[PDB]
Molecule: SL3 RNA HAIRPIN
RNA sequence: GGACUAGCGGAGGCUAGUCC
Numbered sequence: 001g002g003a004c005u006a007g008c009g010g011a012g013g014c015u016a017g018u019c020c
Stems, first nucleotide, its partner, number of pairs: 001020008
Other pairs, nucleotide, nucleotide, family: none
C1' cells in the first nucleotide's frame, strides 16, 4: 500500500481479512 475472496440486512454496497 495493492489486487483477491467472505460475511453484514435490504443491495449497482461497506468493512475486514487471505496473499508480499